The RNA, together with DNA, has 97 modelled nucleotides. Entry title: Structure of an RNA polymerase II-DSIF transcription elongation complex. Keywords: RNA polymerase II, transcription elongation, TRANSCRIPTION. The entry has 14 different proteins, among them DNA-directed RNA polymerase II subunit RPB9, Uncharacterized protein and Transcription elongation factor SPT4. The 2017 paper behind the entry is "Structure of a transcribing RNA polymerase II-DSIF complex reveals a multidentate DNA-RNA clamp". The structure was determined by cryo-EM at 3.7 A resolution and released in 2017.
Context: bound to proteins that are not shown
RNA sequence: UAUAUACAUAAAGACCAGGC
DNA sequence: GATCAAGCTCAAGTACTTAAGCCTGGTCTATACTAGTACTGCC
DNA sequence: GGCAGTACTAGTAT
DNA sequence: GAAAGTACTTGAGCTTGATC
Numbered sequence: 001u002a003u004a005u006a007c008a009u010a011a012a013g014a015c016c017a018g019g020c
Numbered sequence: 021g022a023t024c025a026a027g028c029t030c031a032a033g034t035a036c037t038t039a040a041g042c043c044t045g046g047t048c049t050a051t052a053c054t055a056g057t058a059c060t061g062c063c
Numbered sequence: 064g065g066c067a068g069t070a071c072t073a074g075t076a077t
Numbered sequence: 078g079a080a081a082g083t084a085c086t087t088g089a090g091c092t093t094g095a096t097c
Base pairs, nucleotide, nucleotide: 012049013048014047015046016045017044018043019042020041021097022096023095024094025093026092027091028090029089030088031087032086033085034084035083036082037081038080050077051076052075053074054073055072056071057070058069059068060067061066062065063064
Other pairs, nucleotide, nucleotide, family: none
């Protein structure tokens, strides 16, 4: 000098509490 | 003309489908039974 | 020293 | 316990027709 580090993963369900 | 059987209609009983709109938080998620493996005790 | 039995743990099934 | 209503199916009763 050139070139490069590009994004995905935290599931879903259940009940409970509250908001308008 | 009478009686019996069959068909049709009506009523009653049983079964199946739905019950507001959006939104924010949280907590919690199997247990039991069977089979296999490992360790301990006894021959 | 080896074999058998019992207990514990893990996985599977409803 | 403190769903409700509608629709469909089944059973019973009544009337008519056919036969003896």